[PDB]
RNA sequence: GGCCUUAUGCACGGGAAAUACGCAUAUCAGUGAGGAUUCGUCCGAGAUUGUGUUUUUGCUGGUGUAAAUCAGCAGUUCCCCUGCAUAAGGCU
Numbered sequence: 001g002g003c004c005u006u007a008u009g010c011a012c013g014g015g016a017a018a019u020a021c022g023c024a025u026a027u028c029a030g031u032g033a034g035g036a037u038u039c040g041u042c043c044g045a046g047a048u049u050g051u052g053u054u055u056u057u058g059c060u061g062g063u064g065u066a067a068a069u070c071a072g073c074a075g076u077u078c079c080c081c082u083g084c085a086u087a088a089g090g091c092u
Base pairs, nucleotide, nucleotide: 001092002091003090004089005088006087007086008085009084010083011082013080014079015078016077017076020053021052022051023050024049026048027047028046034043035042057074058073059072060071061070062069063068
C1' cells in the first nucleotide's frame, strides 16, 4: 500500500414521528365539486407527465391583563435492501 467481514455514516428508495409540504405555459374543479334519464344505470380528489426542499432564522424559560427586561439552545429517532470508506482481526 491492497483486499474481506461485523459495527457506524453515506451514496439510493420507501414508510413514520413535532410535518411532511408547494407547483405547472398540458387539460378539466375545488375552498370538499359535477351530469342525461323511463331513477333502470354509472363515475367522484382522480388520470398522464415532470419536479424541489432556495442569503427572509426559530424556539424556549422567569416576573408582569400590557408594555418593559434578562437568559439558554439548535436539527432528531426507528426499520430493510446492494456498494464503499475507517478501526480491529486476518492475509500479503
Molecule: U4 spliceosomal RNA